[PDB]
RNA sequence: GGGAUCACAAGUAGGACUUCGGUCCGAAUACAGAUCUC
Repeated sequence: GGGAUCACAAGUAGGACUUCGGUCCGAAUACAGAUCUC
């Protein structure tokens, strides 16, 4: 290297409570990574 599997970031922008300042959480688009076999 042709074919099947697995499984993904990201705690990012933002969003309502917030003393107006802290927290809590949170999308998915496009489009992956090698691997097994000779």

Keywords: Specifier domain, Bacillus, S-turn, loop-E, RNA. Shown are 38 nucleotides from a PDB entry: RNA. The entry is an ensemble of 10 models. It comes from the structure "Specifier Domain of B. subtilis tyrS T box leader RNA". Released in 2010, the model rests on solution-state NMR data.